This is an experimental structure of RNA (23S rRNA, nucleotides 549 to 1290) from Porphyromonas gingivalis, with 613 nucleotides shown.
The depositors describe the entry as "50S subunit of P. gingivalis ribosome with Lefamulin".
The reconstruction used 223,396 particles.
It holds a match to the Rfam family "Bacterial large subunit ribosomal RNA". Its Rfam clan is "LSU clan".
The structure was determined by cryo-electron microscopy at 2.6 angstrom resolution and released in 2025.
The entry has 30 different proteins, among them Large ribosomal subunit protein uL14, Large ribosomal subunit protein uL24 and Large ribosomal subunit protein uL6.
Context: one part of a larger RNA, bound to proteins that are not shown
RNA sequence: ACAAGCGGUAGGAGCGCC
RNA sequence: AGGUGUGACUGCGUGCCUUUUGCAUAAUGAACCUACGAGUUACUGUUUGUGGCAAGGUUAAUUGUUA
RNA sequence: AGACAAGGAGCCGAAGCGAAAGCGAGUCUUAAAAGGGCGCC
RNA sequence: AGUCACGAGCAGUAGACGCGAAACCAAGUGAUCUACCCUUGGUCAGGUUGAAG
RNA sequence: CUGGAGGACCGAAUCGGUAAGCGUUGAAAAGCUUUCGAAUGAACUGAGGGUAGGGGUGAAAGGCUAAUCAAACUUGGAGAUAGCUCGUACUCCCCGAAAUGCAUUUAGGUGCAGCCUGUUGGAUGUUAUCAUGAGGUAGAGCGACUGAUUGGAU
RNA sequence: GUCCAGAUAAACUCCGAAUGCAUGAUAAUUGACCGAUGGAGUGAGGGCAUGGGUGCUAAGGUCCAUGUCCGAGAGGAGAAGAAUCCGGACCACCGGCUAAGGUCCCGAAAUAAUUGCUAAGUUGU
RNA sequence: AAACGAAGUCAAGAAG
RNA sequence: GAUUUUGGCAUGGAUAAUACACGGGCAUAAGCAAUUUACCGAAGCCGUGGGAUAUAG
RNA sequence: UAUAUCGGUAGGGGAGCAUUCCAGCGACGUAGAAGGGAAAAGGGCGACUUUUUCUGGAGUUUCUGGAAAAGCAAAUGUAGGU
Repeated sequence: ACAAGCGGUAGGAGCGCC
Repeated sequence: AGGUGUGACUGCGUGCCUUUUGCAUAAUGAACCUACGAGUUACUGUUUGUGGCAAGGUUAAUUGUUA
Repeated sequence: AGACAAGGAGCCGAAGCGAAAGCGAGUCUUAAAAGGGCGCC
Repeated sequence: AGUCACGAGCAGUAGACGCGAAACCAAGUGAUCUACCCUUGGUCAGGUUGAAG
Repeated sequence: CUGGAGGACCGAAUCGGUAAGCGUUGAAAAGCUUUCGAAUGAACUGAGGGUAGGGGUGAAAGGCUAAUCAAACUUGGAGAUAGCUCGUACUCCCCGAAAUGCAUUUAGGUGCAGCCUGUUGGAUGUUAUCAUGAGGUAGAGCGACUGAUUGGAU
Repeated sequence: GUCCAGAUAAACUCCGAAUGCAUGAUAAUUGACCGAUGGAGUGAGGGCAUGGGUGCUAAGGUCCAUGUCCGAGAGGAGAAGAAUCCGGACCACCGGCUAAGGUCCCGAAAUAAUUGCUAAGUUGU
Repeated sequence: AAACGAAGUCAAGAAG
Repeated sequence: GAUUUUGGCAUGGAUAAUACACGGGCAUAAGCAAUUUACCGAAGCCGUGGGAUAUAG
Repeated sequence: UAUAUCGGUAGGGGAGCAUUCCAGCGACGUAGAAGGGAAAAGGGCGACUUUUUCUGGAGUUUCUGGAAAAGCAAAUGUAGGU
C1' cells in the first nucleotide's frame, strides 16, 4: 500500500516520550 | 509539565547561477563532501578626513654619540 | 638594529604678462591711444 | 595661506583581479617508427610455357 | 630435334591490403574472418652506417620525419598578446541610473556630452493662473498660385 | 478661348485651430534646481497608446517623435501571460475601510430588489 | 470574422 | 392587408489532422441591457506595537 | 520628542562582525585549554556571541590600539575521499 509535480512554507488532529 | 519527536488532512508554491529586450526554460554550468582557489604591493601624482608649524614649511644622501 | 642630535644641498609658497628681447600690478596687442586677452584689486 | 606628514578614494608604470589561445623567436634533442640512400649478408615449395642460340 | 629466355603464366612461404561481414567503454589507439593482388624482381628481408626543422626525404598523397606535421620535440624569452568567453567569497543601512547625441579602420570597443552618487557653496527648479509674443500642423479651400481633374453650354 | 456646375495634393496655400513653446508677475510646492570638486555605470533596449514613414493601412516587422510601464517592481483581477486593468512592498499583528473586479458550487461575498430583451446553451472568454 | 442571404423576434415611426 | 425606415437581441454564411473547452461543474438565468442597496475584495489606506534615515530640536 | 521619508539591477556613500599575528594593561587552565558531538539562551538588526553537558588531554584569552597570506555555491576550476 485510492495515491500525481522544485519537495518547502503557513495552518492542524492523533500518537510516543520528558 | 508545557517542552520535544512524528505528521492524518487543508491553503499557497515551475530550483539556483550566469547571460539577456525577455529564461520553468528544451540557453550556460555543477555527482557529492572536505581542503585549495582570483583588486595585491612598490614608486610617482591628485582629491579628501586628521594633525604639526606658519609668511614660511620641509629635509635627501650622509655624519656624531650610545647600544 | 633602533634611539637621540646634526646635515638647508634641493623642493614648494612668496608676481605677473609676453614667442622673445624685456617691462612689472601690470603686461601684450597698437605708429600711439581707447577697446580687448591674461593677471592684480 | 602655504607647506610637511598620517589614514582613505582614484590614476599611471610594473604580469597589476584570476584562469584560457591559435601563434612568434632563440639554443638544443631526435632517422631504434617512417622516407630515401651507402656498405655487407640472407630468402623465394611445386607445376607450366617455350625466345635467342 | 635440341636449348631454356622472360619487370612470362598458375600457385605455397612471404610482401600487401580489393570487397564483404564482424568489432566500435574492441582481444586491438587500425584488428579478426572470408575473399582478393604480387610472388626471379622497378622483389622481399637482417646487421651497421648517413641526410635534421623553412631543414631533410618524397615513382608527388602536402605524404613521411618516434601513436604529433601547410613547418617535429624539449627548455627558455614567458605570467607573449586575447577591444573575447567564463569566474569574482562576511553583515546591516541611505541614495540610485542608462541602453541617447557627436566622433572614431567605427559599429558587441572607446573619448566627450546627457542621465547617478560623495563633499562643499548658492538660491532656484516645478506646476497652475494672468499678461504678452511668433507660428502654418489638423481641418479647410481651389475664378488665391502650381500641378492634377468631372460633366455641360460652347 | 468665354461661361455654369463638380471636385484633388508630403514636396499647393487666399485661410487656419486645439495643444505645445518663450518671457514677466503672483500662488502653491519635503525642498525637488545650479556652480566647484572626488567616484561611477551606461552608450544590444523592449511592450503599449497617440502622430507618422516604410511594408501589403501584413508581421510578437522595421525607423523616428510624445508619454508611459518592464528593464531595475513584489501584491490583487484576468484559469495559467515581463510591460492590459488596480496598485509602488521599513518590520510585526488570528484588527478595520476600500481599488480593479466580483457575490449558485469548486471560490470570499445577494439563489438580493425592480423593469424589459434572448430560445440560439447564443452567451456566461 | 466579412461580402452576401432569410428577416426569427421586440420597440418607435413613414407612405398608402 | 401590403410596402418600408432607424434601433436592440438572435439565425445561415462559419472550415483538418494525439481529445475538447464559458477554467470546470453547470445555468433559461447563474445570459444581455438598466437602475438600487448591502456585502466581498490588495503588501493601497487606517489602527496597535517596534526600528531606521534626514531635518528642527 | 515633532514633521517627512525608508521596492530596487549597474553604480556611489555610511556603519559594523569574524579570522591570523603584534604592543600595553590583565585574566584562565590536569580541581581539565584548544578542537569535536548535543542542548539552551541572546542581538536597534545582522555578520555573530554566551552558557551547560559528553568527548578530549595541553594550551587559551578580555579590552584599547596596530598589521594582513583577512570570509566561497557555481570558473566544462585543482587535490583527497566517497